[PDB]
Molecule: tRNA(PHE)
Organism: Escherichia coli
RNA sequence: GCCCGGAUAGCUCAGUAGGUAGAGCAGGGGAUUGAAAAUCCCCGUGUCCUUGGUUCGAUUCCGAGUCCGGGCACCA
Repeated sequence: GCCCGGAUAGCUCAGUAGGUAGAGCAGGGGAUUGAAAAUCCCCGUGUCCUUGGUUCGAUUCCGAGUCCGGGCACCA
RNA backbone atom coordinates (compact mmCIF):
# COMPACT_ATOMS: atom_id res chain seq x y z
P G A 1 -0.71 3.81 3.59
O5' G A 1 -0.79 2.85 2.33
C5' G A 1 -0.68 3.36 1.00
C4' G A 1 -0.69 2.24 0.00
C3' G A 1 -1.93 1.37 0.00
O3' G A 1 -3.00 1.94 -0.73
C1' G A 1 0.00 0.00 0.00
P C A 2 -4.50 1.37 -0.55
O5' C A 2 -4.50 0.01 -1.37
C5' C A 2 -5.59 -0.89 -1.29
C4' C A 2 -5.19 -2.29 -1.68
C3' C A 2 -6.08 -3.40 -1.14
O3' C A 2 -7.25 -3.60 -1.91
C1' C A 2 -3.81 -3.94 -0.75
P C A 3 -8.57 -2.74 -1.61
O5' C A 3 -9.76 -3.76 -1.88
C5' C A 3 -10.19 -4.66 -0.86
C4' C A 3 -9.44 -5.96 -0.91
C3' C A 3 -9.93 -7.04 0.03
O3' C A 3 -11.04 -7.76 -0.48
C1' C A 3 -7.58 -6.85 0.21
P C A 4 -12.33 -8.02 0.43
O5' C A 4 -11.87 -9.17 1.43
C5' C A 4 -12.69 -9.57 2.51
C4' C A 4 -11.96 -10.47 3.47
C3' C A 4 -12.46 -10.46 4.91
O3' C A 4 -13.59 -11.28 5.11
C1' C A 4 -10.11 -10.23 4.89
P G A 5 -15.07 -10.67 4.97
O5' G A 5 -14.96 -9.23 5.63
C5' G A 5 -15.32 -9.01 6.98
C4' G A 5 -14.39 -9.74 7.93
C3' G A 5 -14.59 -9.44 9.41
O3' G A 5 -15.66 -10.19 9.98
C1' G A 5 -12.29 -9.30 8.88
P G A 6 -16.83 -9.44 10.78
O5' G A 6 -16.12 -8.98 12.13
C5' G A 6 -15.59 -9.93 13.04
C4' G A 6 -14.88 -9.26 14.19
C3' G A 6 -15.62 -8.09 14.83
O3' G A 6 -16.60 -8.51 15.76
C1' G A 6 -13.37 -7.48 14.43
P A A 7 -17.62 -7.43 16.38
O5' A A 7 -16.72 -6.61 17.40
C5' A A 7 -17.28 -5.57 18.20
C4' A A 7 -16.22 -4.64 18.74
C3' A A 7 -16.76 -3.35 19.35
O3' A A 7 -15.93 -2.94 20.44
C1' A A 7 -15.35 -2.84 17.52
P U A 8 -16.30 -3.36 21.95
O5' U A 8 -17.87 -3.61 21.91
C5' U A 8 -18.79 -2.52 21.90
C4' U A 8 -20.17 -2.96 22.30
C3' U A 8 -20.29 -3.63 23.66
O3' U A 8 -20.33 -2.70 24.73
C1' U A 8 -21.47 -4.90 22.06
P A A 9 -19.18 -2.68 25.85
O5' A A 9 -19.92 -2.14 27.15
C5' A A 9 -21.12 -2.75 27.60
C4' A A 9 -21.46 -2.36 29.01
C3' A A 9 -20.34 -2.54 30.02
O3' A A 9 -20.46 -1.56 31.05
C1' A A 9 -22.14 -3.95 30.61
P G A 10 -19.64 -0.17 30.95
O5' G A 10 -18.27 -0.48 31.68
C5' G A 10 -17.14 0.36 31.51
C4' G A 10 -15.91 -0.24 32.15
C3' G A 10 -15.47 -1.59 31.62
O3' G A 10 -14.74 -1.51 30.39
C1' G A 10 -15.62 -1.72 33.95
P C A 11 -13.17 -1.82 30.30
O5' C A 11 -13.02 -3.32 30.82
C5' C A 11 -11.74 -3.83 31.17
C4' C A 11 -11.76 -5.31 31.42
C3' C A 11 -12.09 -6.19 30.22
O3' C A 11 -10.98 -6.39 29.36
C1' C A 11 -13.30 -6.93 32.12
P U A 12 -11.19 -6.59 27.78
O5' U A 12 -11.55 -8.14 27.65
C5' U A 12 -10.69 -9.14 28.17
C4' U A 12 -11.31 -10.51 28.08
C3' U A 12 -12.00 -10.86 26.78
O3' U A 12 -11.10 -11.23 25.75
C1' U A 12 -13.34 -11.55 28.61
P C A 13 -11.63 -11.36 24.24
O5' C A 13 -12.85 -12.38 24.35
C5' C A 13 -13.89 -12.37 23.39
C4' C A 13 -15.03 -13.26 23.82
C3' C A 13 -16.22 -13.32 22.87
O3' C A 13 -16.01 -14.20 21.78
C1' C A 13 -16.98 -13.02 25.09
P A A 14 -17.06 -14.22 20.56
O5' A A 14 -18.43 -14.65 21.25
C5' A A 14 -19.62 -14.76 20.50
C4' A A 14 -20.72 -15.40 21.30
C3' A A 14 -22.08 -15.47 20.62
O3' A A 14 -22.19 -16.56 19.72
C1' A A 14 -22.34 -14.65 22.82
P G A 15 -22.97 -16.38 18.33
O5' G A 15 -24.46 -16.04 18.78
C5' G A 15 -25.37 -15.42 17.88
C4' G A 15 -26.46 -14.70 18.62
C3' G A 15 -27.29 -13.73 17.79
O3' G A 15 -28.31 -14.37 17.05
C1' G A 15 -26.63 -12.68 19.81
P U A 16 -28.29 -14.34 15.45
O5' U A 16 -29.11 -13.03 15.08
C5' U A 16 -30.45 -12.87 15.50
C4' U A 16 -30.84 -11.42 15.60
C3' U A 16 -30.53 -10.57 14.37
O3' U A 16 -31.50 -10.70 13.35
C1' U A 16 -29.78 -9.45 16.31
P A A 17 -31.14 -11.49 12.00
O5' A A 17 -32.17 -10.92 10.93
C5' A A 17 -32.11 -11.33 9.57
C4' A A 17 -33.50 -11.46 8.98
C3' A A 17 -34.44 -10.30 9.24
O3' A A 17 -34.25 -9.22 8.33
C1' A A 17 -35.55 -12.36 9.64
P G A 18 -33.42 -7.92 8.78
O5' G A 18 -34.10 -7.47 10.14
C5' G A 18 -33.32 -6.98 11.22
C4' G A 18 -33.99 -5.82 11.93
C3' G A 18 -35.48 -6.01 12.20
O3' G A 18 -35.83 -5.40 13.44
C1' G A 18 -35.15 -4.09 10.87
P G A 19 -35.86 -6.28 14.79
O5' G A 19 -36.52 -5.31 15.86
C5' G A 19 -35.82 -4.17 16.34
C4' G A 19 -36.76 -3.18 16.99
C3' G A 19 -37.69 -3.77 18.05
O3' G A 19 -37.94 -2.80 19.07
C1' G A 19 -38.97 -2.86 16.29
P U A 20 -36.85 -2.53 20.22
O5' U A 20 -37.25 -3.55 21.37
C5' U A 20 -36.38 -3.80 22.47
C4' U A 20 -37.01 -4.71 23.48
C3' U A 20 -36.15 -5.05 24.69
O3' U A 20 -36.16 -4.04 25.69
C1' U A 20 -37.08 -7.03 23.82
P A A 21 -35.39 -4.28 27.08
O5' A A 21 -34.13 -5.17 26.69
C5' A A 21 -33.11 -4.65 25.85
C4' A A 21 -32.46 -5.74 25.03
C3' A A 21 -31.53 -6.68 25.79
O3' A A 21 -32.23 -7.70 26.48
C1' A A 21 -30.46 -5.93 23.81
P G A 22 -31.67 -9.21 26.55
O5' G A 22 -30.16 -9.06 27.01
C5' G A 22 -29.73 -9.54 28.27
C4' G A 22 -29.55 -11.03 28.27
C3' G A 22 -28.68 -11.60 29.38
O3' G A 22 -29.38 -11.75 30.61
C1' G A 22 -28.03 -12.55 27.32
P A A 23 -28.58 -12.09 31.96
O5' A A 23 -27.99 -13.55 31.70
C5' A A 23 -27.01 -14.10 32.56
C4' A A 23 -26.06 -15.00 31.81
C3' A A 23 -24.71 -15.23 32.46
O3' A A 23 -24.74 -16.23 33.46
C1' A A 23 -24.41 -14.69 30.18
P G A 24 -24.34 -15.87 34.98
O5' G A 24 -22.76 -16.01 35.01
C5' G A 24 -22.14 -17.27 34.81
C4' G A 24 -20.68 -17.11 34.47
C3' G A 24 -19.86 -16.27 35.43
O3' G A 24 -19.44 -16.99 36.58
C1' G A 24 -19.41 -15.59 33.21
P C A 25 -19.41 -16.27 38.01
O5' C A 25 -18.26 -15.18 37.87
C5' C A 25 -16.95 -15.56 37.47
C4' C A 25 -16.05 -14.36 37.30
C3' C A 25 -16.10 -13.32 38.41
O3' C A 25 -15.35 -13.69 39.55
C1' C A 25 -16.12 -12.24 36.30
P A A 26 -15.49 -12.84 40.90
O5' A A 26 -15.03 -11.38 40.47
C5' A A 26 -15.47 -10.23 41.19
C4' A A 26 -15.14 -8.96 40.45
C3' A A 26 -15.63 -7.68 41.09
O3' A A 26 -14.80 -7.23 42.15
C1' A A 26 -16.17 -7.65 38.80
P G A 27 -15.45 -6.83 43.56
O5' G A 27 -16.49 -5.69 43.18
C5' G A 27 -16.05 -4.50 42.53
C4' G A 27 -17.19 -3.58 42.20
C3' G A 27 -18.22 -3.35 43.30
O3' G A 27 -17.77 -2.46 44.30
C1' G A 27 -19.31 -3.64 41.22
P G A 28 -18.23 -2.69 45.83
O5' G A 28 -19.81 -2.47 45.77
C5' G A 28 -20.36 -1.25 45.32
C4' G A 28 -21.79 -1.07 45.74
C3' G A 28 -22.17 -1.64 47.09
O3' G A 28 -21.74 -0.85 48.18
C1' G A 28 -23.86 -2.14 45.51
P G A 29 -21.34 -1.54 49.57
O5' G A 29 -22.73 -2.06 50.14
C5' G A 29 -23.81 -1.16 50.34
C4' G A 29 -25.09 -1.89 50.64
C3' G A 29 -25.01 -2.96 51.71
O3' G A 29 -25.02 -2.44 53.02
C1' G A 29 -26.22 -3.79 49.85
P G A 30 -24.69 -3.40 54.27
O5' G A 30 -25.99 -4.30 54.40
C5' G A 30 -25.99 -5.45 55.23
C4' G A 30 -27.10 -6.39 54.86
C3' G A 30 -26.98 -7.79 55.43
O3' G A 30 -27.44 -7.88 56.77
C1' G A 30 -27.45 -7.93 53.12
P A A 31 -26.51 -8.58 57.88
O5' A A 31 -26.55 -10.12 57.49
C5' A A 31 -27.79 -10.80 57.37
C4' A A 31 -27.60 -12.21 56.89
C3' A A 31 -26.52 -13.02 57.59
O3' A A 31 -26.94 -13.54 58.84
C1' A A 31 -26.35 -13.32 55.25
P U A 32 -25.97 -13.46 60.12
O5' U A 32 -24.91 -14.61 59.86
C5' U A 32 -25.33 -15.93 59.53
C4' U A 32 -24.18 -16.76 59.00
C3' U A 32 -22.89 -16.71 59.79
O3' U A 32 -22.92 -17.54 60.94
C1' U A 32 -22.42 -16.54 57.48
P U A 33 -22.44 -16.97 62.36
O5' U A 33 -20.87 -16.78 62.18
C5' U A 33 -20.02 -17.91 61.96
C4' U A 33 -18.58 -17.49 61.81
C3' U A 33 -18.06 -16.53 62.86
O3' U A 33 -17.68 -17.18 64.06
C1' U A 33 -17.45 -15.76 60.71
P G A 34 -18.18 -16.62 65.48
O5' G A 34 -17.47 -15.20 65.59
C5' G A 34 -17.59 -14.41 66.76
C4' G A 34 -16.44 -13.44 66.89
C3' G A 34 -16.01 -12.76 65.61
O3' G A 34 -16.81 -11.64 65.29
C1' G A 34 -14.11 -13.61 66.72
P A A 35 -17.36 -11.43 63.80
O5' A A 35 -16.07 -11.03 62.97
C5' A A 35 -15.32 -9.87 63.32
C4' A A 35 -14.05 -9.78 62.52
C3' A A 35 -14.18 -10.01 61.02
O3' A A 35 -14.65 -8.86 60.34
C1' A A 35 -12.35 -11.25 61.85
P A A 36 -15.09 -8.96 58.80
O5' A A 36 -13.71 -9.03 58.01
C5' A A 36 -13.67 -9.38 56.64
C4' A A 36 -12.30 -9.83 56.22
C3' A A 36 -12.24 -10.63 54.93
O3' A A 36 -12.24 -9.80 53.78
C1' A A 36 -10.99 -11.75 56.60
P A A 37 -12.98 -10.29 52.44
O5' A A 37 -12.22 -11.64 52.07
C5' A A 37 -12.81 -12.59 51.20
C4' A A 37 -11.93 -13.80 51.04
C3' A A 37 -12.54 -14.96 50.27
O3' A A 37 -12.45 -14.79 48.87
C1' A A 37 -11.54 -15.77 52.26
P A A 38 -13.79 -14.78 47.98
O5' A A 38 -14.32 -16.28 48.08
C5' A A 38 -13.53 -17.36 47.63
C4' A A 38 -14.00 -18.67 48.22
C3' A A 38 -15.48 -18.98 48.05
O3' A A 38 -15.79 -19.51 46.77
C1' A A 38 -14.87 -19.35 50.29
P U A 39 -17.11 -19.01 46.00
O5' U A 39 -18.31 -19.50 46.93
C5' U A 39 -18.50 -20.88 47.20
C4' U A 39 -19.53 -21.09 48.28
C3' U A 39 -20.89 -20.44 48.06
O3' U A 39 -21.72 -21.18 47.18
C1' U A 39 -20.16 -20.00 50.26
P C A 40 -22.68 -20.42 46.15
O5' C A 40 -23.89 -19.91 47.05
C5' C A 40 -24.75 -20.83 47.70
C4' C A 40 -25.64 -20.15 48.70
C3' C A 40 -26.54 -19.05 48.16
O3' C A 40 -27.71 -19.55 47.53
C1' C A 40 -25.48 -18.30 50.13
P C A 41 -28.28 -18.85 46.20
O5' C A 41 -29.08 -17.58 46.74
C5' C A 41 -30.00 -17.71 47.81
C4' C A 41 -30.43 -16.37 48.35
C3' C A 41 -30.79 -15.31 47.32
O3' C A 41 -32.09 -15.48 46.77
C1' C A 41 -29.44 -14.35 49.01
P C A 42 -32.42 -14.92 45.30
O5' C A 42 -32.47 -13.34 45.50
C5' C A 42 -33.43 -12.75 46.37
C4' C A 42 -33.16 -11.28 46.58
C3' C A 42 -33.07 -10.42 45.33
O3' C A 42 -34.34 -10.08 44.80
C1' C A 42 -31.29 -9.88 46.78
P C A 43 -34.45 -9.51 43.30
O5' C A 43 -32.98 -9.02 42.97
C5' C A 43 -32.74 -8.00 42.01
C4' C A 43 -32.06 -6.81 42.63
C3' C A 43 -31.50 -5.79 41.65
O3' C A 43 -32.49 -4.89 41.19
C1' C A 43 -29.87 -6.29 43.29
P G A 44 -32.78 -4.75 39.62
O5' G A 44 -31.61 -3.81 39.09
C5' G A 44 -31.43 -2.51 39.63
C4' G A 44 -30.07 -1.96 39.29
C3' G A 44 -29.62 -2.13 37.85
O3' G A 44 -30.16 -1.13 37.00
C1' G A 44 -27.88 -2.82 39.30
P U A 45 -30.72 -1.51 35.54
O5' U A 45 -29.52 -1.12 34.56
C5' U A 45 -28.87 0.14 34.68
C4' U A 45 -27.62 0.19 33.85
C3' U A 45 -27.81 -0.13 32.37
O3' U A 45 -26.92 0.67 31.59
C1' U A 45 -26.30 -1.68 33.32
P G A 46 -27.32 2.18 31.20
O5' G A 46 -26.21 2.62 30.16
C5' G A 46 -24.84 2.71 30.54
C4' G A 46 -23.94 2.10 29.50
C3' G A 46 -24.09 2.69 28.09
O3' G A 46 -22.83 2.67 27.42
C1' G A 46 -24.64 0.39 28.05
P U A 47 -22.23 4.03 26.79
O5' U A 47 -22.40 3.83 25.22
C5' U A 47 -23.34 4.60 24.47
C4' U A 47 -24.50 3.75 24.01
C3' U A 47 -25.39 4.38 22.94
O3' U A 47 -25.89 3.36 22.07
C1' U A 47 -26.68 3.94 24.87
P C A 48 -25.18 3.08 20.66
O5' C A 48 -24.73 1.55 20.75
C5' C A 48 -23.67 1.16 21.61
C4' C A 48 -23.03 -0.14 21.18
C3' C A 48 -22.78 -0.27 19.68
O3' C A 48 -21.58 -1.00 19.45
C1' C A 48 -24.20 -2.02 20.39
P C A 49 -20.75 -0.78 18.09
O5' C A 49 -20.04 0.63 18.29
C5' C A 49 -19.39 0.95 19.52
C4' C A 49 -18.22 1.88 19.29
C3' C A 49 -18.51 3.13 18.47
O3' C A 49 -19.09 4.17 19.24
C1' C A 49 -16.56 2.09 17.65
P U A 50 -20.27 5.07 18.62
O5' U A 50 -19.51 6.03 17.60
C5' U A 50 -18.52 6.94 18.07
C4' U A 50 -17.86 7.67 16.92
C3' U A 50 -18.78 8.38 15.95
O3' U A 50 -19.23 9.64 16.43
C1' U A 50 -17.17 7.14 14.74
P U A 51 -20.73 10.13 16.14
O5' U A 51 -20.74 10.42 14.57
C5' U A 51 -19.89 11.40 14.01
C4' U A 51 -19.82 11.30 12.51
C3' U A 51 -21.16 11.32 11.78
O3' U A 51 -21.69 12.62 11.63
C1' U A 51 -19.84 9.56 10.94
P G A 52 -23.28 12.85 11.61
O5' G A 52 -23.69 12.49 10.11
C5' G A 52 -23.25 13.29 9.02
C4' G A 52 -23.56 12.64 7.70
C3' G A 52 -25.00 12.22 7.47
O3' G A 52 -25.84 13.30 7.11
C1' G A 52 -23.54 10.49 6.77
P G A 53 -27.39 13.04 6.79
O5' G A 53 -27.37 12.27 5.40
C5' G A 53 -28.51 11.54 4.95
C4' G A 53 -28.10 10.39 4.06
C3' G A 53 -29.18 9.36 3.77
O3' G A 53 -30.06 9.75 2.74
C1' G A 53 -27.18 8.26 4.40
P U A 54 -31.64 9.47 2.86
O5' U A 54 -31.97 8.50 1.64
C5' U A 54 -31.14 7.38 1.36
C4' U A 54 -31.89 6.08 1.53
C3' U A 54 -33.26 6.18 2.18
O3' U A 54 -34.28 6.57 1.28
C1' U A 54 -32.02 4.45 3.20
P U A 55 -35.71 7.03 1.83
O5' U A 55 -36.32 5.71 2.48
C5' U A 55 -37.43 5.78 3.35
C4' U A 55 -37.49 4.57 4.25
C3' U A 55 -38.41 4.69 5.46
O3' U A 55 -39.77 4.44 5.15
C1' U A 55 -36.31 3.84 6.15
P C A 56 -40.86 5.61 5.35
O5' C A 56 -40.90 5.82 6.92
C5' C A 56 -41.64 6.89 7.50
C4' C A 56 -41.84 6.68 8.97
C3' C A 56 -40.61 6.24 9.75
O3' C A 56 -39.77 7.32 10.11
C1' C A 56 -42.43 4.84 10.30
P G A 57 -38.20 7.26 9.79
O5' G A 57 -37.63 6.22 10.85
C5' G A 57 -37.73 6.47 12.24
C4' G A 57 -37.53 5.22 13.06
C3' G A 57 -36.23 4.47 12.82
O3' G A 57 -35.13 5.05 13.50
C1' G A 57 -38.02 2.94 12.83
P A A 58 -33.67 5.04 12.83
O5' A A 58 -32.78 4.20 13.85
C5' A A 58 -33.20 2.92 14.31
C4' A A 58 -32.06 1.92 14.30
C3' A A 58 -30.66 2.53 14.35
O3' A A 58 -29.79 1.69 15.09
C1' A A 58 -30.89 1.25 12.38
P U A 59 -29.76 1.77 16.70
O5' U A 59 -28.54 0.83 17.10
C5' U A 59 -27.21 1.15 16.74
C4' U A 59 -26.36 -0.08 16.59
C3' U A 59 -26.61 -0.91 15.34
O3' U A 59 -25.92 -0.41 14.20
C1' U A 59 -26.57 -2.33 17.23
P U A 60 -26.62 -0.42 12.76
O5' U A 60 -26.94 -1.95 12.49
C5' U A 60 -25.89 -2.91 12.39
C4' U A 60 -26.41 -4.29 12.07
C3' U A 60 -27.11 -4.40 10.72
O3' U A 60 -26.87 -5.69 10.15
C1' U A 60 -28.63 -4.94 12.45
P C A 61 -25.83 -5.86 8.94
O5' C A 61 -26.74 -5.90 7.63
C5' C A 61 -27.94 -5.15 7.56
C4' C A 61 -28.04 -4.37 6.27
C3' C A 61 -26.82 -3.53 5.90
O3' C A 61 -25.75 -4.27 5.33
C1' C A 61 -28.74 -2.19 5.75
P C A 62 -25.79 -4.81 3.81
O5' C A 62 -25.83 -3.48 2.93
C5' C A 62 -24.68 -2.65 2.81
C4' C A 62 -25.05 -1.28 2.28
C3' C A 62 -23.90 -0.30 2.11
O3' C A 62 -23.19 -0.49 0.89
C1' C A 62 -25.68 0.76 3.24
P G A 63 -21.58 -0.52 0.88
O5' G A 63 -21.16 0.97 0.49
C5' G A 63 -21.80 2.08 1.10
C4' G A 63 -21.14 3.39 0.75
C3' G A 63 -19.70 3.56 1.20
O3' G A 63 -18.76 2.93 0.34
C1' G A 63 -20.93 5.51 1.73
P A A 64 -17.34 2.46 0.92
O5' A A 64 -16.78 3.74 1.68
C5' A A 64 -16.28 4.86 0.97
C4' A A 64 -15.91 5.99 1.90
C3' A A 64 -14.79 5.70 2.89
O3' A A 64 -13.50 5.84 2.32
C1' A A 64 -16.61 6.68 4.03
P G A 65 -12.20 5.56 3.22
O5' G A 65 -12.22 6.72 4.30
C5' G A 65 -11.37 6.67 5.44
C4' G A 65 -11.97 7.39 6.62
C3' G A 65 -11.34 7.08 7.97
O3' G A 65 -10.17 7.83 8.20
C1' G A 65 -13.70 6.93 8.14
P U A 66 -8.82 7.10 8.67
O5' U A 66 -9.05 6.84 10.23
C5' U A 66 -9.25 7.92 11.12
C4' U A 66 -9.53 7.43 12.52
C3' U A 66 -8.60 6.34 13.03
O3' U A 66 -7.37 6.84 13.52
C1' U A 66 -10.85 5.74 13.47
P C A 67 -6.18 5.83 13.89
O5' C A 67 -6.57 5.30 15.34
C5' C A 67 -6.03 4.09 15.84
C4' C A 67 -7.07 3.31 16.61
C3' C A 67 -6.70 1.87 16.95
O3' C A 67 -5.89 1.78 18.11
C1' C A 67 -8.90 1.95 16.07
P C A 68 -4.30 1.56 17.98
O5' C A 68 -4.12 -0.01 18.12
C5' C A 68 -4.46 -0.87 17.04
C4' C A 68 -5.34 -2.01 17.50
C3' C A 68 -4.89 -3.40 17.07
O3' C A 68 -3.89 -3.94 17.93
C1' C A 68 -7.18 -3.14 16.57
P G A 69 -2.81 -4.97 17.34
O5' G A 69 -3.67 -6.25 16.97
C5' G A 69 -3.15 -7.26 16.12
C4' G A 69 -4.19 -8.30 15.79
C3' G A 69 -3.89 -9.17 14.58
O3' G A 69 -3.01 -10.24 14.88
C1' G A 69 -6.09 -8.35 14.41
P G A 70 -1.73 -10.53 13.96
O5' G A 70 -2.34 -11.30 12.70
C5' G A 70 -2.99 -12.55 12.86
C4' G A 70 -3.68 -12.98 11.60
C3' G A 70 -2.85 -12.89 10.32
O3' G A 70 -1.96 -13.98 10.16
C1' G A 70 -4.97 -11.93 9.94
P G A 71 -0.50 -13.73 9.53
O5' G A 71 -0.76 -13.69 7.96
C5' G A 71 -1.29 -14.82 7.29
C4' G A 71 -1.82 -14.46 5.92
C3' G A 71 -0.83 -13.80 4.97
O3' G A 71 0.05 -14.71 4.35
C1' G A 71 -2.87 -12.61 4.93
P C A 72 1.53 -14.23 3.94
O5' C A 72 1.29 -13.21 2.74
C5' C A 72 0.75 -13.67 1.51
C4' C A 72 0.44 -12.53 0.58
C3' C A 72 1.60 -11.62 0.21
O3' C A 72 2.45 -12.17 -0.78
C1' C A 72 -0.27 -10.30 0.75
P A A 73 4.01 -11.79 -0.79
O5' A A 73 4.02 -10.22 -1.04
C5' A A 73 3.56 -9.67 -2.27
C4' A A 73 3.63 -8.17 -2.28
C3' A A 73 4.97 -7.55 -1.92
O3' A A 73 5.89 -7.57 -2.99
C1' A A 73 3.25 -6.41 -0.78
P C A 74 7.47 -7.63 -2.71
O5' C A 74 7.95 -8.94 -3.48
C5' C A 74 7.54 -10.23 -3.04
C4' C A 74 7.05 -11.08 -4.19
C3' C A 74 7.91 -11.07 -5.44
O3' C A 74 9.02 -11.95 -5.35
C1' C A 74 5.64 -10.78 -6.04
P C A 75 10.46 -11.52 -5.93
O5' C A 75 10.33 -11.73 -7.50
C5' C A 75 10.31 -12.96 -8.11
C4' C A 75 10.28 -12.92 -9.55
C3' C A 75 11.32 -12.12 -10.26
O3' C A 75 12.59 -12.70 -10.37
C1' C A 75 9.23 -11.63 -11.12
P A A 76 13.75 -12.50 -9.28
O5' A A 76 13.90 -10.92 -9.12
C5' A A 76 14.73 -10.16 -9.92
C4' A A 76 14.37 -9.99 -11.31
C3' A A 76 15.08 -9.04 -12.20
O3' A A 76 16.33 -9.46 -12.66
C1' A A 76 12.79 -8.82 -12.47